[PDB]
RNA sequence: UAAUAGCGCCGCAAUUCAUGCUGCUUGCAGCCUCUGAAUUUUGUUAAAUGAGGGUUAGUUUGACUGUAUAAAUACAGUCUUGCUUUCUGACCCUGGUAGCUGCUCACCCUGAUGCUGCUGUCAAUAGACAGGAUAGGUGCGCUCCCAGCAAUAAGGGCGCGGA
RNA sequence: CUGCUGUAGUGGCUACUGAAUCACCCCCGAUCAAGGGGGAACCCUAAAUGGGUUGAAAGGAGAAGUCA
DNA sequence: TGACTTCTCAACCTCCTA
DNA sequence: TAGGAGGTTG
Numbered sequence: 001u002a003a004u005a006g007c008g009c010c011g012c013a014a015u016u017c018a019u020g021c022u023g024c025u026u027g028c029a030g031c032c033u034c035u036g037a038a039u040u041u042u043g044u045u046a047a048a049u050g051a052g053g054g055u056u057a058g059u060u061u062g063a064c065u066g067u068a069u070a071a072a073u074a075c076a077g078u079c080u081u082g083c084u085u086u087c088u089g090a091c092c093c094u095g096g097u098a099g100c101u102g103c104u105c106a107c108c109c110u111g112a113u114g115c116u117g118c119u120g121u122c123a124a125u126a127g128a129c130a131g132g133a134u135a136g137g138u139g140c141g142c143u144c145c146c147a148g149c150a151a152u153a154a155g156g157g158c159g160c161g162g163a
Numbered sequence: 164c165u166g167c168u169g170u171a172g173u174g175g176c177u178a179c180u181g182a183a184u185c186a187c188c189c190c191c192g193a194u195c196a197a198g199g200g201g202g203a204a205c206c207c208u209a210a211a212u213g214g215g216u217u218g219a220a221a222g223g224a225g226a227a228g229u230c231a
Numbered sequence: 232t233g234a235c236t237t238c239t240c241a242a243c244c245t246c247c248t249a
Numbered sequence: 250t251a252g253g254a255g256g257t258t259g
Stems, first nucleotide, its partner, number of pairs: 006142004010043002013040006020031005052093004062079007083222005088186002095180010105169001107157004114149004118131005136145002159167004187202005203217005224239008241258009
């Protein structure tokens, strides 16, 4: 330096509607305040998703009765327990020690639904130290793309030995 | 069909072990049980250990087989 | 492993004790 | 007499 472009998602807008509101003429008329639906058009100084691995007998979502209750619900009373799950928070970690085991590499080329990608300091080695989930790119992710590796996709080239 | 291969890279398993063991916060206490104590703030409440509040949801479970 | 599919869903009648 | 444990069967 790079992430062009594409797809999915998320909201912000606009138009059209109704699964919406009004009005009674109760199926019509109008409207978009709410609730949504369908596109297209955008990603801001904004909004909503989304944010590596873990941590609680966690809280709430409950039952009966009497009602007002069609019922919702609400109230009142009594009882209430701790199971299995999904979120949202908040918090902790970015491990150590030993062992045991699987895979893959003579060397090149192309390059996979392949791997890696945070910050700062020291070094600027390849690694430590401190922090740390905002963690490569787009508002967010991706089998997409970017940089490096790529023997651990596949295929091709290709040396020395044993068979 | 083999070697040119060092823990070298990358994974898995075990045993021990480090932190959080929470739902407003803190302390003690248990985990086949067990709760208790203390504190803060918001609403009602003048105020009172006065009451509450200090995030929500869903459940039908086991076994077996088949396909991918 | 995921997905699918199938199945599962007693009860009174006896005898026995404390 | 009221439980606790066994039986059976399309």